Context: bound to proteins that are not shown
RNA sequence: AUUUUACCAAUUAAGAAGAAUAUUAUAAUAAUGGGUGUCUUAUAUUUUAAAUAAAUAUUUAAAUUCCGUGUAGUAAAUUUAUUAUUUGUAUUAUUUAUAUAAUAGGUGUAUUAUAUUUAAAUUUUAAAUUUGUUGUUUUAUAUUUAGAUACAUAUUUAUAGAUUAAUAUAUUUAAAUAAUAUUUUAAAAUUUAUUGAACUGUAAUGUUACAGUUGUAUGUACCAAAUAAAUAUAGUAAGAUUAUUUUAGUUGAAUUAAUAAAUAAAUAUUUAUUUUUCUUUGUAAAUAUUAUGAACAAUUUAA
RNA sequence: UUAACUAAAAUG
RNA sequence: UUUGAAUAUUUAUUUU
RNA sequence: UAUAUUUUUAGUAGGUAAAUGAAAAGUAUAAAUGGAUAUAACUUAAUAUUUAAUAUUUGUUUAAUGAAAAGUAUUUUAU
RNA sequence: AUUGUAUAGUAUUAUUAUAGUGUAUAGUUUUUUAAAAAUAUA
RNA sequence: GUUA
RNA sequence: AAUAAAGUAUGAAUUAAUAUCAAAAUUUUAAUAAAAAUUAAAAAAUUAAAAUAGGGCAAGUCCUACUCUCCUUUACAAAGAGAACAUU
RNA sequence: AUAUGUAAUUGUAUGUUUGAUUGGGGCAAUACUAUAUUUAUUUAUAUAGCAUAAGAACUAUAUUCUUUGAAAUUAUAAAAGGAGCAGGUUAACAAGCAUGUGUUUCAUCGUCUCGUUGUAAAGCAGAUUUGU
RNA sequence: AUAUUUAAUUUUUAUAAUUAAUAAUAAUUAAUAUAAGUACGCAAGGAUUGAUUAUUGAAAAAAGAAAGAAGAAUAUAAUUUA
Numbered sequence: 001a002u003u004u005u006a007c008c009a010a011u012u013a014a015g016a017a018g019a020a021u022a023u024u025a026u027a028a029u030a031a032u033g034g035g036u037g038u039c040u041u042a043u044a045u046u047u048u049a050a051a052u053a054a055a056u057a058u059u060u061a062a063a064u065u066c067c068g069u070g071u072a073g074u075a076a077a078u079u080u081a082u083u084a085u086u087u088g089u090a091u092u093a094u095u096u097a098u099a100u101a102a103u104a105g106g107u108g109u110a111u112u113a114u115a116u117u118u119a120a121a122u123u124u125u126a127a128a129u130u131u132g133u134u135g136u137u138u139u140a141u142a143u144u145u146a147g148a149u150a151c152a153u154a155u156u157u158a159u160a161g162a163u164u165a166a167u168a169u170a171u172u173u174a175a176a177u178a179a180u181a182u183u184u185u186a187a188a189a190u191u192u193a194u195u196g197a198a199c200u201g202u203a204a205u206g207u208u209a210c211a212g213u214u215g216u217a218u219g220u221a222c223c224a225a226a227u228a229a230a231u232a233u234a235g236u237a238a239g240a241u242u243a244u245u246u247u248a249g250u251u252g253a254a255u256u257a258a259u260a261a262a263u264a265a266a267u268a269u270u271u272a273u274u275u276u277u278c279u280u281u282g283u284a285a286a287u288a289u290u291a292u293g294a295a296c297a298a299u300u301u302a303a
Numbered sequence: 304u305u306a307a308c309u310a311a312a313a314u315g
Numbered sequence: 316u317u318u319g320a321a322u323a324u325u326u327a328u329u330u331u
Numbered sequence: 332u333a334u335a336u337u338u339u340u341a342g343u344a345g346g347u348a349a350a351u352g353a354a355a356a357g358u359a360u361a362a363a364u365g366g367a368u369a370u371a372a373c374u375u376a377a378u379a380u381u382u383a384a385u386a387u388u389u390g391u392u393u394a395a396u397g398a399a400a401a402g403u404a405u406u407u408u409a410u
Numbered sequence: 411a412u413u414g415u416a417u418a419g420u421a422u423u424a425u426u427a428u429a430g431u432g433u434a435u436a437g438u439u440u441u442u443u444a445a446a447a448a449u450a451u452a
Numbered sequence: 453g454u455u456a
Numbered sequence: 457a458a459u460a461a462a463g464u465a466u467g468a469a470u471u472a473a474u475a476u477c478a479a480a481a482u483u484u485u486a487a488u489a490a491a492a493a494u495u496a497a498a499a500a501a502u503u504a505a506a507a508u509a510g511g512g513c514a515a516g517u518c519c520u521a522c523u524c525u526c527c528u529u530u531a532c533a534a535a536g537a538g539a540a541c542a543u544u
Numbered sequence: 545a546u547a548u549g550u551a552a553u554u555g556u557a558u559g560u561u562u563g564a565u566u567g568g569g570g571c572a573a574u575a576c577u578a579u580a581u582u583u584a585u586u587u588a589u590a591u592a593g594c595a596u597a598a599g600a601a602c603u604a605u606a607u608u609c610u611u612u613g614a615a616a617u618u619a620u621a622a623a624a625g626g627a628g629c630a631g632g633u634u635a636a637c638a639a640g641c642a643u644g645u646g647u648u649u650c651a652u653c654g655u656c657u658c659g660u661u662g663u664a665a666a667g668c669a670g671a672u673u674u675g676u
Numbered sequence: 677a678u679a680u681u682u683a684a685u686u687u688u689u690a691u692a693a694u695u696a697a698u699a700a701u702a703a704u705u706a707a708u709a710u711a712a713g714u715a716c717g718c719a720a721g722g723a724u725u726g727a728u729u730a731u732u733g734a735a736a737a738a739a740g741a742a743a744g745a746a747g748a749a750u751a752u753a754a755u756u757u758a
Stems, first nucleotide, its partner, number of pairs: 005110002020096001022095001024093002027086001125140004141379004162169001183240003190230005202209004212223001214219003265290008307343004320329004380472001388465001419426001449460003481494003500686006507680003515673001518632003522628003528622002532559002540550004576593004581588001640647004648664001650662002654658001705730004716721001
Other pairs, nucleotide, nucleotide, family: 010104tWS016100tWS018097tWS018099tHS019096tWS023094cWW026091cWW035036cHS042044tSS042045tHS059072cHH063068tWS068070tHS107117cWW112498tHS114123tWS127373tHS129136cWW134487cWH145375cWW148240tWS148371tHH152351tHS157158cHS160175tHS161170tWS163168tWS164166tHS170172tHS175176tSS186234tWS186237tHS188224tWS195225cWW196212tWH197200tWS197210tWH197215tWS199219tWS201210cWW246349cSS247347tWS249282tSS253265cSS254264cSS282283cHS317320cSS318320cHS320328cWW347348tHS356365tHS356367tWS359361tHS359365cWW381471cWW383469tHH385468tWH386467tHS387466cWW390440cWS393437cWS400428tWS419425tWH437439cHS443461tHS444749cWH479496tHS480495cWW484491cWW485489tWH506507cHS511676tWS518670cSS521629cWW525625cWW526624cWW527623cWW534557tWS536555tHS537553cWW539551tWS556557cHS556558cHS560621cWH561622cWH564620tHS572613tHS580589cWW582587cWW583584tHS584587tHS599600cWH600601cHS633670tWS636668tWW638667cWW641645cWW642644cWW649663cWW649665tWS649667tSS655657cWW663665cHS665667cWS687746tWS711725cWW714723tWH715722tHS739740cWS745747tHS747749cSS
C1' cells in the first nucleotide's frame, strides 16, 4: 500500500358494517296476461272442441298373457286443502363471501451422487391400466375449496301348519308384520317442438320466393345443422369412488343341457359339530358373486 | 413383494 | 492356463 | 483340510394369528383462556407460479368518395 | 306546420376506402433502434 | 466478361 | 450488394409428476427403457443448432378367407298409397 | 262424386334370406299259473282259470292285465361380385401331369431339344416397407 | 428449442505446450520424362521404378480493473485549423 470469498433461508394474527328488511325449504285465506321514463286512436287488441292432466290415485289376491307393468266408497260438500311480505328480522330450521400481506442479510457445502449436522450408509414418484401381472396404457404445475347414500340394534296387552293337477285331505313340533332404498361421470343416441336463405345454393329482377321423411356440396367459422326439453337395454366401453396403527381356514379348483344318478367348485359373509387311536389334522351349513379365457409334440393301466 | 424397535444371526 | 499333452532330436525329458 | 463373510435368537415394546372412524361441547346449561387437528394428490371453482431476461408491441412525415343500411359514443344555444 | 344531421363491419383504434352519386394541384399529415446466424424479399 |  | 439487433419500456401462449438432477461407456431386466448394476468422470452463465427423447398412431405392401355396400328377381315379413269388390 | 268393410295387384322404399336335437333311437294291451301249434334253425299265435261271501275297530314290499305297429322328403325368400374384420406371409396344391399314353418333384440366372448340380424338403407363389 | 448434447462466446492474457483430450495411420489415380530403348524375352517386343504436373489448401483455450461508436467514423490514433 490494499482489502470483508462463492453458495445456501423461511408465511405468517386481519386495517374499516368491503356481508343481511340475505340463501334454501316452510303460509293451504290473493290472483284477467305485473312493467315505472306512464300519458287518445280499435275495420286495426277474439281461442274456443266429452280424451293423462299446472286438477297428480292408502296392500301382496285372481286375471288376461311366450318375464301377470296390477288393489276396490270410507264416509255421501268431511277437515289432504296449490298455500305466500307480515298482526313476530312471518314462523321453524338451513346455508354463506379469498378486496387488503416489509416478515429475517446467513446451521450444514466449497473438486458432483439425494433430510435428520460424527462426516458414512440408504435414497432416486404416485394412482389407475396391464390377469403374458411389464419396459403396455392414461392422468397429475401448485394453493384452497367443491365433489358420490344398500337403516350393522326389534322388551309384558298378541293371537302365525300344511297340502292335491283338482275334488279333496289336514296323523302332525317355530317366529322380533316389517315394505318406500339400490354408487357416481360418460354412449355413436333417438324422440318431441321450434327457428334459420344477412353465410351459402337455386328461380325471379341489393331485394323477393322455397327449409331439416330436407330446401337448393351446402343451408351463419364441429351438416349424423341450429335452438328448447330428456337423466334410452350405461348393459356385453371406460374412469372415479372420502374412515392408518389391523387379529384366524384353503392361491388354478369347478365344468355331465333334457325321465327313478349321494355331492359343482372357488372366493366372501354369518353360523354349526368336544366321538376313543403315539402325534397331527379347517370338516359342515345358510347366503352373495363367479368366461381373465392356450395350439402341438412327448410320456403314461409307472416316474 | 410381505417386516414394531435394539442387538443378535450359520448362505459360499 | 502341459502330461491319451507339452518341450526336445532322428525316442529322451517336464513341476500331474 | 479348516476358520471366516446376510437372515435356525432374544430383550423390550406389547392384548389376540391383519381392511365395518374417533369426540360427553347444539345430542349445550356449557358460557373468558374447550386445538373437537374429525384426514378425497386426476373431472368443480378461484387464486399464485413455470414457460418469461420470452414472442408480440415500438408512431420523423402526408400527393385522392359530398350517400344509405351501419354506429348513438351527453352537439351547454353544434350550425 | 311536424320531424330528424358528424363518431361502420370482421369479438379491437385489425388484412382493410363501405364508394351510390360524383370530381380531379387543399403539403386533406403519428411508425423506434450503431453489426453478425437463420429465414423472406433481392 | 463461366455454364444450361 | 438492400430490409428485419441487443439494450430501455410493456408483456402474452402452448407446456409443466419430480426431488439442486438425468456427461459418458459397459452389462442386463418383461416392448423406447436416463429402470437396474458395473465402470467412469459429468463446472457456471449466454447464443445457436432439431443429433436423442418429448411432440396421437398394432401401421405398409402381398395372398387367402369371410362379411358389408351395391345390383336383380319368382318365392319371406312388412309398409304407406291405389285399383277392384259388398251397401246406398 | 266425399265413407265404412275386405284388399291375392304393385311398390319393393324397408328389414331379412348358412345355429334344423320342434331330429333319431328305445318304448309296443293280452300281468299271473298253464296248454297247443308253428318256426325264415326259435320266431310267430291263441287260449283255460276271475260272479257271489259282513264284526273288530287308524295298519305291514307287494302285484308288469282294461287294451297306438308305416305321417309315401323340399318349412326354412332366391342369386350375382370398392370397403370392413381376420388369417397367413415359413402360402396353397402334390400316390402328380398331359391327351389308355407319354413323363421324376422343386431349385441352382445353362443352352439351341441336349445337359451339369443339388434336393425329395432344410424345396417352389406374391410382399419384405416404417426418421412427427 | 424444452431436457441432454454439440458449436461458439464469457471482450489486449507481456508469456501457447512438464500430463488430459483432439482434424488428415499408402490419398490411390492420370499425364510426361529419366533410368533405357536397360533387366527380361526365341522373336515381335519390352517392364519394375522415390521426380514434375494435375487434385489448392495450409489454425495455439483459461492472470489485471469494463453498462456510450473496438471508428471521435468521410480508410492518416490529431494534416495546418479560428
Source information: The RNA (mt-LSU rRNA) from Trypanosoma brucei has 758 modelled nucleotides. Keywords: mitochondria, translation, trypanosoma, assembly, evolution, ribosome, large subunit. The PDB entry is titled "Trypanosoma brucei mitochondrial ribosome large subunit assembly intermediate". The entry has 81 different proteins, among them mL52, Acyl carrier protein and bL28m. Released in 2020, the model rests on electron microscopy data to a resolution of 3.5 angstroms. The 2021 paper behind the entry is "Interconnected assembly factors regulate the biogenesis of mitoribosomal large subunit". Rfam match: Trypanosomatid mitochondrial large subunit ribosomal RNA. The family is grouped with related families in Rfam's "LSU clan". Rfam links the family to the GO terms structural constituent of ribosome and ribosome.